[PDB]
RNA sequence: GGUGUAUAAGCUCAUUAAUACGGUUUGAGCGUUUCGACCAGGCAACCCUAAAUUGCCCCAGGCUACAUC
Numbered sequence: 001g002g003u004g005u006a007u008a009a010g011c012u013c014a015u016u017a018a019u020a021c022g023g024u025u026u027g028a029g030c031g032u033u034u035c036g037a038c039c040a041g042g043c044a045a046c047c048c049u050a051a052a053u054u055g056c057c058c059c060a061g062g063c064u065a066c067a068u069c
Base pairs, nucleotide, nucleotide: 001069002068003067004066005065006064007037010030011029012028013027014026022047023046031038039061041057042056043055044054045053
């Protein structure tokens, strides 16, 4: 480095930005025969100005564990 397994950019609760030209932080708990880690960009849908999101690319990428060549 290739392949496989584990996790699903995930779930629960708290917290915190933004407003259709925006849609975000932080903390905790869960999640794995599993130590750590838990990370985002493009394009849509939705929300007609408020407080809350959704889908696709992605059976993808990254980091970590184990196995194997």
Notes:
P. beijingensis xanthine-II riboswitch (70-MER) with a sequence from Paenibacillus beijingensis: 69 nucleotides with solved positions. Crystallisation conditions: 0.02 M Magnesium chloride, 0.04 M Sodium cacodylate pH 5.5, 40% v/v (+/-)-2-Methyl-2,4-pentanediol, 0.002 M Hexammine cobalt(III) chloride. Primary citation: Xu et al., Sci China Life Sci (2025), "Structure-based principles underlying ligand recognition of xanthine-II riboswitch". An Rfam search finds the family "Purine riboswitch aptamer" in it. Keywords: riboswitch, RNA, xanthine. The entry also models magnesium ions.